[PDB]
Context: one part of a larger RNA, bound to proteins that are not shown
RNA sequence: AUGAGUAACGAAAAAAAGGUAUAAACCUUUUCACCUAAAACAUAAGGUUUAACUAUAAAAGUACGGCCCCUAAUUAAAUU
RNA sequence: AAAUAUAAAUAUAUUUAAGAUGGGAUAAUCUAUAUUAAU
RNA sequence: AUUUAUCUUAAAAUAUAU
RNA sequence: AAUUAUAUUAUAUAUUAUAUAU
RNA sequence: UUAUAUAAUAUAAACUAAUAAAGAUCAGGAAA
RNA sequence: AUUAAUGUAUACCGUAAUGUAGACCGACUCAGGUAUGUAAGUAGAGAAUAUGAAGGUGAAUUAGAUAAUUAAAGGGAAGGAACUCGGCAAAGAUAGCUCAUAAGUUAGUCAAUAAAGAGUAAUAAGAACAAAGUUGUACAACUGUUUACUAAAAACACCGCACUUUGCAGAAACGAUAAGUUUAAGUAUAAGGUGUGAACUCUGCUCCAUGCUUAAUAUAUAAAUAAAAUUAUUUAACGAUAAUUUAAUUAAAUUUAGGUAAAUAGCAGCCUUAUUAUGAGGGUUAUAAUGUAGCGAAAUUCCUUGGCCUAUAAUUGAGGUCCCGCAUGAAUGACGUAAUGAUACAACAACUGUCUCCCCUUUAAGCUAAGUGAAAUUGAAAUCGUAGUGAAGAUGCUAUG
Numbered sequence: 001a002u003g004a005g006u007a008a009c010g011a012a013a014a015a016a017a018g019g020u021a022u023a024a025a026c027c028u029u030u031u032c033a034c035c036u037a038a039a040a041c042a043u044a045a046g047g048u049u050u051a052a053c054u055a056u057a058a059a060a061g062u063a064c065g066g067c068c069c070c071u072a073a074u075u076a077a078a079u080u
Numbered sequence: 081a082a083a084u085a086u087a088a089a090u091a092u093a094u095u096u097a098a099g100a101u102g103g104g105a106u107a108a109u110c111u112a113u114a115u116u117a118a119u
Numbered sequence: 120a121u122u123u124a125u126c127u128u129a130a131a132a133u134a135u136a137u
Numbered sequence: 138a139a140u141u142a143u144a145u146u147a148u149a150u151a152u153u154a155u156a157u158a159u
Numbered sequence: 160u161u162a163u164a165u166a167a168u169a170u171a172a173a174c175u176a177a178u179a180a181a182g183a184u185c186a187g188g189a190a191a
Numbered sequence: 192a193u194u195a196a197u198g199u200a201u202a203c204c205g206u207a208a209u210g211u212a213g214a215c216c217g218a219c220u221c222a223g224g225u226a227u228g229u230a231a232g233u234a235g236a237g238a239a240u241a242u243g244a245a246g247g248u249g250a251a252u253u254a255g256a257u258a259a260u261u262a263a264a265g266g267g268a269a270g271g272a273a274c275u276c277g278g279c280a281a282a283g284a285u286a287g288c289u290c291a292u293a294a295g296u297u298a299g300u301c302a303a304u305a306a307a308g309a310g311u312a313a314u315a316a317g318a319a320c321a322a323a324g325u326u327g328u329a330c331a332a333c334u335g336u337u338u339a340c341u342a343a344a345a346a347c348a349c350c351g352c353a354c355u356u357u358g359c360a361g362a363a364a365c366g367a368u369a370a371g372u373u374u375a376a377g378u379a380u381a382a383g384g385u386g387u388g389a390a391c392u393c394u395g396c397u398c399c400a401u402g403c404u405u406a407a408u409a410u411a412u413a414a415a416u417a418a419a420a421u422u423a424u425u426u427a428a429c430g431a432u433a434a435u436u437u438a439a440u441u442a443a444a445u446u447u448a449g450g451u452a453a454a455u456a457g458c459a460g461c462c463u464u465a466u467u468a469u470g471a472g473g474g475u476u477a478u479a480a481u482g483u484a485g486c487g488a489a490a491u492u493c494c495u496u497g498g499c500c501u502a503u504a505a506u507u508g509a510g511g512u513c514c515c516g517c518a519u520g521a522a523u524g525a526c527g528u529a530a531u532g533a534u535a536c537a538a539c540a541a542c543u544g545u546c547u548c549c550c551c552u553u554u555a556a557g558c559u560a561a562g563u564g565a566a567a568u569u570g571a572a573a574u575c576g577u578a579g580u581g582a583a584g585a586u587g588c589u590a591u592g
Base pairs, nucleotide, nucleotide: 001569008563009562014031015030016029017028018027019026032249033248034247035246040229041228042227043226046209049057060111061110065204066203068104069103070102074098075097076096078095080093083092084091085090112201114197115196116195117194118193119192121183122182123181125179129146130145132143133142134141137138148176149175150169151168152167153166154165155164156163157162215224216223232242233241252561253560254559255558260556261555262554263553264552265551266550267549269547270546273545278542287320288310289309290308295301297389324539325538326537327536328535329534330532331531335347336346351387352386353385354384355383356382357381363373364372365371390528392525393524395458396457397456400455401454402451403450404449405448406447407446409445418437419436420435422433423432424431425430459476460475461474462473463472485519486516497513498512499511500510501509572586575592576591577590578589579588
């Protein structure tokens, strides 16, 4: 190359107006729906920082953690 | 000289050291973790 | 500091009757 | 006083009123 | 007005922690 | 560890967001896997179920159309398992609270969440979720475990039962092989190994064989030793070097005889007798002994759809019973139960789109338009039917349509 512009595009509820006489897919507003001992809010582990980002994640300690002290399981070309 | 065993590697026992998943003082009327001395 | 439990009795309190 | 029926029963704090340090 | 103790006032249902007493055998860490 | 005095200028690292996930583990922005805590109220026994305050979200596919057909749902006249290997699938819940609840039985509301049934509620019905019959037989006591990704079982385990080993400077296991370690900070009511697999009723006969175990100088052979005899080689000689044969003291093993089967294992056949039949008996051979109790067309029975009964309009299936058991049988346990089982088979009830016999409806695909864009495959292809042929079933050869 062929199969072929074929199957498929991975559980799903979307609509309008405006950003913008550039938008089915991005942002906003309103409406509608779905999850709700969750599809929420706090976290652990993990990870190409993916984040509301380089003008970047602020701790003496009290419903703050590590580090530190202490040891379990266990480990040690160490020790006599 | 010699912890014990062992073709080498190493293995065993004992010490010491490491090792969190655990234990760890004080506190809003706020709280003070160190050092030295003595039983 | 395994695991589970906070009963019954007893106490006093509130109403009915004596 | 004693019976019957019903809840309540160890802890957790603000208020008010007392008695002692001041 | 700062301390200690006493008295009285004051919901229901869950839940927490801390307390006490205690049942069972399968008898329940270590170390500073 | 605790008092007292003297101190204390307070170091480093973590902190975003994501975390039932597009930000980790699954090759993918993968319906998989992934630890913890809060998880508005109303309702309820509740973290069940419904709703959803707040919060978060509505997505790298859209728009239409909705044939056939598929999936996942909803309803269905008359019938109601006639479907099928098989009621697989589907249908089926007249309280969930309080009462009440049998036979059997290992006495355990085990059976039970019993079935039916009552109260409360409701009488034409009118959310979700929990709740889905009764019985017979086979196998296994039971709760458990198992082939991660085709088998969950009748297999493994089990509690119990029995056998056996080992006296602790033990037995068992591990240790190129040791020290040593587990066994055990235990000590035979313990620990290791083996079988069987709760309990009821029970567990017969046999040591022939393979083992184990006990006793016999019953009995062979291996290596290991003195000294000294020939032989052989050599040497002129002694000697030197080789073999061979003698002498006391010999094992475990083997053999023999017991023992041991809840060790490994085994449990024969012929004959023919009570008018015919059956065979209580009788006589033989063989052996270690000769299948006992029980069970029996069994998950074991070939002949076989064995005979008979129940069941059905009709039954190779099921249950009951008989016994030519081709080719049952006692811890490779035997037999009968209660309970249990997503086990296997069968029956009754109820129910139903399983079927008679399909019909209608819903959504996601399928179809069309837009965007993106696979795969296995592929000697080359200008790739018809039939008959015939042919490495023996022809789009490809022959003939013909």
Shown are 592 nucleotides from a PDB entry: RNA (21S ribosomal RNA, nucleotides 1295 to 1940) from Saccharomyces cerevisiae. The 2017 paper behind the entry is "The structure of the yeast mitochondrial ribosome". Released in 2017, the model rests on electron microscopy data to a resolution of 3.25 angstrom. NCBI's taxonomy places the organism under Eukaryota, Ascomycota, Saccharomycetales, Saccharomycetaceae, Saccharomyces. It comes from the structure "Structure of the yeast mitochondrial ribosome - Class A". The entry has 75 different proteins, among them mL43, mS33 and uL14m. Rfam match: Bacterial large subunit ribosomal RNA. Clan: LSU clan. The sample was in a buffer at pH 7.5. Keywords: yeast, mitochondrial, ribosome, saccharomyces cerevisiae.